[PDB]
C1' cells in the first nucleotide's frame, strides 16, 4: 500500500399479530435523547407523552381484503475530515 471488525437509526423481505366500532400511522404540540471504540463539525434524526382531524370493508362462514398498521428474524443500509483497533504480505 490491501483488506476487514465496529451504533443510533432507516429500508425491504419472511413469519407471527394488531385495527378496521378506529388504535396504530401522519400531522401538530411539549420534552427527551441521538450517526460505529475516540476528537472536531451538523445539516443530523428517533424516543416519551398530550391533541385534533382522516379512512374500506365484503362476505352466512371460511375467509379474503383494507391501513404512509405493531413485533421478531434475516438481509441491506447507516454523514465529513481525522485518530483507533483486526487481519496480509
Nucleotide at each position: 500500500g490491501g483488506a476487514g471488525a465496529g451504533u443510533a437509526g432507516a429500508u425491504g423481505a419472511u413469519u407471527c399479530g394488531c385495527g378496521u366500532u378506529a388504535a396504530g400511522u401522519g400531522u401538530g404540540u411539549g420534552u427527551g435523547a441521538a450517526u460505529g471504540g475516540g476528537a472536531u463539525g451538523u445539516c443530523g434524526u428517533c424516543a416519551c407523552a398530550c391533541a385534533a382531524c382522516g379512512a374500506a370493508g365484503c362476505g352466512a362462514g371460511a375467509g379474503c381484503g383494507c391501513g404512509g398498521u405493531g413485533a421478531a428474524u434475516c438481509a441491506u443500509u447507516g454523514c465529513a475530515u481525522c485518530c483507533g483497533c483486526u487481519c496480509c504480505a
The RNA (tetrahydrofolate riboswitch aptamer domain) with a sequence from Streptococcus mutans UA159 has 89 modelled nucleotides. Wilt et al. published it in J.Struct.Biol. in 2021: "Tying the knot in the tetrahydrofolate (THF) riboswitch: A molecular basis for gene regulation". An Rfam search finds the family "THF (Tetrahydrofolate) riboswitch aptamer" in it. Rfam describes the family as follows. Tetrahydrofolate (THF) riboswitch was first reported for Ames et al. as an RNA motif in 5' untranslated (5'-UTR)regions of folate transport and biosynthesis genes in Firmicutes genomes. A reference for the family is Trausch and Batey (2014), "A disconnect between high-affinity binding and efficient regulation by antifolates and purines in the tetrahydrofolate riboswitch", Chem Biol. Its family is annotated with tetrahydrofolate metabolic process in the Gene Ontology. Lineage of the source: Bacteria > Bacillati > Bacilli > Lactobacillales > Streptococcus mutans. Crystallisation conditions: 100 mM MES, pH 5.6, 200 mM NaCl, 2.5 M ammonium sulfate. The PDB entry is titled "Apo structure of the THF riboswitch aptamer domain".